[PDB]
Context: bound to proteins that are not shown
DNA sequence: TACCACAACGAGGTACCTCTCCACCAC
DNA sequence: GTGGTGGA
DNA sequence: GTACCTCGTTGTGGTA
């Protein structure tokens, strides 16, 4: 002395 | 000159799960 | 690949 | 190529 998720679309649950 | 039709802005439920799919061009 | 970008 | 809500306010240019 160092720790790795945007948006869209569709469907579903309560 | 106070109503008034008309147009535009602005809201329209929580939480969770599954899948796919993602700017073009262009010497 | 690296600049460069406008409407049926 | 796309335009296919539904109120509810709020502001505006037109008429009495």
């Nucleotide at each position: 002395g160092u720790g790795g998720u945007g948006g869209a679309g569709a469907g579903g649950u309560a």
An RNA structure with a sequence from Pseudomonas aeruginosa, together with DNA, in which 65 nucleotides are resolved. Released in 2022, the model rests on cryo-electron microscopy data to a resolution of 3.7 angstrom. Wen et al. published it in Nucleic Acids Res. in 2022: "Structural basis of AlpA-dependent transcription antitermination". The PDB entry is titled "The cryo-EM structure of an AlpA-loaded complex".